Shown are 36 nucleotides from a PDB entry: RNA (RNA APTAMER). The depositors describe the entry as "ATP BINDING RNA APTAMER IN COMPLEX WITH AMP, NMR, 10 STRUCTURES". The structure was determined by solution NMR and released in 1997. The work is reported in "Solution Structure of an ATP-Binding RNA Aptamer Reveals a Novel Fold" (Dieckmann et al., RNA, 1996).
RNA sequence: GGGAAGGGAAGAAACUGCGGCUUCGGCCGGCUUCCC
Ligand code: AMP
Numbered sequence: 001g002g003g004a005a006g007g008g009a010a011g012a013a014a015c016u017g018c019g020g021c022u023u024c025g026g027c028c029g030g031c032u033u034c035c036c
Stems, first nucleotide, its partner, number of pairs: 001036006018029004
C1' cells in the first nucleotide's frame, strides 16, 4: 500500500452514521489486527 477480517452498518465508496465548515443544503473528512 493492497487484500481480508472485524467491531459496527458502516471509518471512506456507497449506504449507515457521525465529525468539520457551513451554517444546513451543500461541500470536505473518520480504525484495529494479520501477510509481504
Ligand atoms: P467521530 O466518531 O469521530 O465523531 O466520527 C463519526 C463517524 O465515524 C460516524 O458517522 C461513523 O460512520 C464513523 N465511525 C465511527 N465508528 C465507526 C465504525 N465502527 N465503523 C465505521 N465508521 C465508524